[PDB]
Context: one part of a larger RNA, bound to proteins that are not shown
RNA sequence: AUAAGCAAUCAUGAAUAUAUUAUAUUAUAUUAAUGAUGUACCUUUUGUAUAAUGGGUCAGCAAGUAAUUAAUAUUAGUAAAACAAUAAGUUAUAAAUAAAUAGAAUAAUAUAUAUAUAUAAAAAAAUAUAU
RNA sequence: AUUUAAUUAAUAUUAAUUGACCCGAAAGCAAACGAUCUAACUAUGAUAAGAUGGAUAAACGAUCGAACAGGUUGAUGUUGCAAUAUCAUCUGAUUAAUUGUGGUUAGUAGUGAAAGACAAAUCUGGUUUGCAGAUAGCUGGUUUUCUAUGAAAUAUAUGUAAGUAUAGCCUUUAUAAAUAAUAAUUAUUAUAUAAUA
RNA sequence: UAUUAUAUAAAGAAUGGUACAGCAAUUAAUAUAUAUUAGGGAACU
RNA sequence: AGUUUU
RNA sequence: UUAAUAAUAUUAAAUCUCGAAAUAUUUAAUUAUAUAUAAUAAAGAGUCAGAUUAUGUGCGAUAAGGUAAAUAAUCUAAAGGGAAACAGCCCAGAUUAAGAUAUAAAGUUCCUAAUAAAUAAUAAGUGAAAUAAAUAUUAAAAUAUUAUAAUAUAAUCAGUUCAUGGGUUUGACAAUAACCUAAUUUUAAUGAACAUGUAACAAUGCACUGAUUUAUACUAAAUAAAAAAAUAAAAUAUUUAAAAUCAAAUAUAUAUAUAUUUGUUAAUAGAUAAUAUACGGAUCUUAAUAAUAAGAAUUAUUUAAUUCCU
RNA sequence: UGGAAUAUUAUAUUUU
RNA sequence: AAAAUAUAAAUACUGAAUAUCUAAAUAUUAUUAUUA
RNA sequence: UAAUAAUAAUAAUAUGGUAAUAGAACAUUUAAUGAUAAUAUAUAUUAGUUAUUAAUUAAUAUAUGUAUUAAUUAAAUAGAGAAUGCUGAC
Numbered sequence: 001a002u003a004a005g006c007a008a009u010c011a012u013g014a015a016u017a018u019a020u021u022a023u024a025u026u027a028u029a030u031u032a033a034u035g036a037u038g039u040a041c042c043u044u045u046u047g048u049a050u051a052a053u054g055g056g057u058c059a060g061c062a063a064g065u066a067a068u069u070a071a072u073a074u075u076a077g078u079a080a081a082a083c084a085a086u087a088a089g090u091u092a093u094a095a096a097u098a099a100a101u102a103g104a105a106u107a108a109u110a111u112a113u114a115u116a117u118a119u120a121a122a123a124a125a126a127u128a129u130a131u
Numbered sequence: 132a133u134u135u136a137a138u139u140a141a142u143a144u145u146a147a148u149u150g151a152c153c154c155g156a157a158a159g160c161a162a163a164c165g166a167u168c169u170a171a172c173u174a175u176g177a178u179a180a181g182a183u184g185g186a187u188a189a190a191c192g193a194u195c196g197a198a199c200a201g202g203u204u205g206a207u208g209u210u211g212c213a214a215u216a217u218c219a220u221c222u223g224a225u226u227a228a229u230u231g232u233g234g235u236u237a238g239u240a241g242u243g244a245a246a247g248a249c250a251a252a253u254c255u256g257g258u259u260u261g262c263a264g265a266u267a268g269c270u271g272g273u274u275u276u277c278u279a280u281g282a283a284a285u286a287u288a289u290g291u292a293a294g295u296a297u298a299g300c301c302u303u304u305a306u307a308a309a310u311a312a313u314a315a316u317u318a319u320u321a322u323a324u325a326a327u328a
Numbered sequence: 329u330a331u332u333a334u335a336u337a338a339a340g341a342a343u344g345g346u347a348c349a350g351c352a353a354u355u356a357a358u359a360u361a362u363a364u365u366a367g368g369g370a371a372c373u
Numbered sequence: 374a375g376u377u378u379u
Numbered sequence: 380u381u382a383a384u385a386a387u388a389u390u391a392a393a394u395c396u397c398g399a400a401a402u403a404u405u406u407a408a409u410u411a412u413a414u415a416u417a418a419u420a421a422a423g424a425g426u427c428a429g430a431u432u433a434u435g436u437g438c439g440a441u442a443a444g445g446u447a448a449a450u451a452a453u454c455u456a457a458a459g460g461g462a463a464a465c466a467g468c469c470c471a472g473a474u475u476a477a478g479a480u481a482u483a484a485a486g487u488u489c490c491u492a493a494u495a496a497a498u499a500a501u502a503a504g505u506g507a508a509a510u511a512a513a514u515a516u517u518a519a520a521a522u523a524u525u526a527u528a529a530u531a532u533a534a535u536c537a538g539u540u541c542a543u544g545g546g547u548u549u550g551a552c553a554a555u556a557a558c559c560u561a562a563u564u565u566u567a568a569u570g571a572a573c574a575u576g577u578a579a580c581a582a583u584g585c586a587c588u589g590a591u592u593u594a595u596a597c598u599a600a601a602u603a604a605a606a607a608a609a610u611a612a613a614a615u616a617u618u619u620a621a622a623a624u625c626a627a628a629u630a631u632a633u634a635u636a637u638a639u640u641u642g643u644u645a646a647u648a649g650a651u652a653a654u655a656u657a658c659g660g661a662u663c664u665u666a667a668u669a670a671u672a673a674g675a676a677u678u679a680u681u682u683a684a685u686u687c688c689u
Numbered sequence: 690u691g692g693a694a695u696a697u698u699a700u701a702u703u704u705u
Numbered sequence: 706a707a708a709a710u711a712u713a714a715a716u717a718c719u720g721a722a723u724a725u726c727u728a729a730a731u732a733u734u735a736u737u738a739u740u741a
Numbered sequence: 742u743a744a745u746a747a748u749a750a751u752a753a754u755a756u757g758g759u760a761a762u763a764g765a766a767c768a769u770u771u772a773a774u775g776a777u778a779a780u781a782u783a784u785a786u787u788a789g790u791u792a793u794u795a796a797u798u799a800a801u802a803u804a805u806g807u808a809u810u811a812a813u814u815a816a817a818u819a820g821a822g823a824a825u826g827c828u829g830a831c
C1' cells in the first nucleotide's frame, strides 16, 4: 500500500513524547489523516518554472585594496592668517590679462572704482571692488 | 565700531597612475631543452623460406609467395586488449627493400618523393621558464542586516551602433529678496432686465 | 444713443490648420441630343 | 463649295 | 461621330484646405495645494538592447508576438484581487499586525466566497470569458399598392399564324417585334367618321415557358368559388429605419409654446486535420397531476419586494 | 436619495 | 386550516496585501506628558 | 544646543522596489584601556525570553582554575547557494 507535481506554509484531527504549579477540559514538542493555496535558486534578460545559465553534497578557501597625487564634504585645532619652525616652501591674503612697467569711492552702491577690448578721457561686455 | 575665511589634520566621496574588485584567452617577445618519437642524412652491423620467367651461373625498382613491411576493404571495438588495436581481407616482399647500434640537422624553426607531413600520443610552427597579474568595450563571480529615495533603454557625437562622453531621467546636503512650481478660474460675444450717460 | 450691475446663453483672452468638412485655386474624374471652333460625315444646290 | 449630319 | 475648351452638374487629395473641432500651446491676476512645488549651490549615480496595450499613423499585403516613430498606461523595477492558467490587460499600490466596518475590478447552481426578481426573445446546447464571411433559406416586423373577392376552377382564345429572312420555324430557328381587333342571332367584286348601343375600351398573354423539323399536341397571362364584414390573417414588392415622422421624456415661457434626449430583426446553413471530447469542469432550455420544494446556469433591457411619490 | 401606499415574506396573537 | 390584528422586515451578497476601524514600528510637522 | 536629551502621549503625512544614492546597526578578528572566576568561563544540543542576522535564561556534555571579557576607540585577509570557482571528504 485508491493517490499524481519545488514536497512547503497555513488550516486541522489524530498518535506519541516530555513537563518538580498538567488545578486540566493543560502546555509544548515530534509526526506527509486531512483541506486550502503554492510554476526551485541564480545569472542574463523587453520577458524565465522555463526545455536559456551554474551548482552532486558538506567543510575550508576565494574577491573595491595599497602607494603617490588632486578635488569636495564634515568635524577638530588655528585664524587674516595656516602649515612648518633653523631655515625653505605650499595655500590663502586681488580681480585680472595671451603678456608687459596696469590694479580696485578724488564726496559713497554702481550712476564710484579695477583690469581686458577700445581710447584724448569716456560710454559699451564681462568679471571684480568699496555700504 | 570694524579688515576677508582660510588653513592644517582626521574621516569619507571622487578622479589619476601603478596588476588596482576577482578568475579567464588565443596571443606576442626573449632565453633556454629536447632528433631514446618520427623525417632526412651519415657511419657500421644485420635480414630477406621458397618457386618462376628473362639474351647470363650470375644483370631485372620482373612474376608467385612465407617471414617481413605495408595498411586496401569490411566487421568488431568506440569509458576498447588498444589515447589506432583485433580479425577477415588486400599489397610490397633484391629493393626508391627492411631493420639494429651510434651520430648530424628544430623553434623564424629543421625535415618533408609536398600532406600544413613531422620535429617525444600530433605544429598554418614544439616545450619550458620568463615578460607577467600581457590585454580583454567580452563572459562569469562579487559574501551580513535595517532604513529612506529611486531610474533609463531617449537626443547628440563617437572606426560608433555589445562600448564611451554630454546632456534627459536619479540621489544626497544646503539656500533663500522667495510661490516663481501645479491645478483651476477670471478675460470674451451676446441677450434680458436695471441704473445712470 | 450711450455704460455699470445682475442674470442667461455661447465649447467663452491669444496662437494654430489636424479631424471634420469641402471642391475655391491647385491636382484629378464624370456626364451632356448643349454650344462654338475648326473638322469626321451629309443631302443636296 | 455652301448648307449640312450622325 | 471627334477632340479640346467653354457652359452646367457631379466627385477626391501624405505632400490642396476658401469653411473648421476638441484635445492642445500658453498669458496675467485671483484661488487651492505648503507636514507642498519650482529655482539655485556643492557633490554622487545608473541608463543610452526595452516590451506590451490603447489611439492616429509610415512601412508591410489595412500580414505578423512585424517593423518605424508619436501619445497614454503598465511592465521593466510591483507584491494583491480579476481575466481558467496569465511580465505588459481589468482593478489596485505590502511599514508590522489584525480582521469588525465600507468597498474596487470581477463575480453569486455545483467545483468555488456569494442572489433573488421583472420583461422580452431563442430551441439551435445557438450560447454559457478567445463573437468566422459573401452568400441561401426560413421566419418577423414595417411601408407602399392592390384586402377582406386565393390555392380551389375551367378555358387557354379575337389581329396572331406577330411581321422579316426562312429546306425548317403558326410559342421558342436565330434574329425581330410587342400591342390590336373581336361584344350573333344571321352574308359579294368599282364609296361613306364610324356612332354611347347604357356602353367599343378591358394586355385578360406577342401562347410565362418549354414541347415540335416547325407546327400539332401542348401548360398557358385572363383568376374566381368560399367575407360579422374589418378591427385583424390576401397577394407583389420594397424595407429592415426614430434621420423623417410618431410616441415617451427633459429643458425653458409655461395652460402645452419651442429646443434636447430616448424608441426599429430572428433562427438555421454556410462550419472545415491530424496524441483526446474540452463552455475551465460538472452541467444548464422544465412538466398540470403533486412534495416547503424545480422551472436557465443563454441572450436583450432593467430592479433590489412592488407601485406610487420627492 | 428620501419617502407614501400597499402586496408579499415572516412571525405573533387570539379567536372560527 | 383559515381569520383578523400585530410586528419585523423590506437598507441583496461575495469580493483585494485598497480604505476605514482596531493595536505595533520607524520618519517627519504640530502640540503635548514625563524624567533629566 | 533643557532652546537639550530619553521615553511616553494626541493629530496628520509617508513608510512596494532592479540598476543606483544616502543613513544607521549587528556578527567575526586584532591593538589600546580592563574588573570578574570551575557557585566561573568557553562550546555544543534542546527548551525558553528579548519586535529576535543577535544576545540571554535554564537543563545538560565537554573542556578550561580561565576570559584582550563588558564597554570606547582604532585596524581589518571583517560575513559565501552561486564563478563548469579551488582543496578536502563523501
Stems, first nucleotide, its partner, number of pairs: 008037004014031006041054001043052001056831006066149013081091003112129004117124001152272002155269001159262006170236009179226001181195003184191001199223003204219004238254001241249001275766006285298002288295002299426002301423006310415001312412007319338010342404002348398001350395001354392007362385001365382002368378003372375001429454006436448001437446002459470003475728002479725003485719003488661003494683002497680003506663002514648005519619007544552001625642007685694003698713005731755011767820001769817006781805011

This is an experimental structure of RNA (Large ribosomal subunit rRNA, nucleotides 423 to 1294) from Saccharomyces cerevisiae, with 831 nucleotides shown. An Rfam search finds the family "Bacterial large subunit ribosomal RNA" in it. Its family is annotated with ribosome and structural constituent of ribosome in the Gene Ontology. The literature on the family includes a 2001 paper in Science by Yusupov et al., "Crystal structure of the ribosome at 5.5 A resolution". The PDB entry is titled "Glucose treated mitochondrial ribosome of saccharomyces cerevisiae class I". The entry has 72 different proteins, among them Large ribosomal subunit protein uL24m, Large ribosomal subunit protein bL19m and Large ribosomal subunit protein mL57.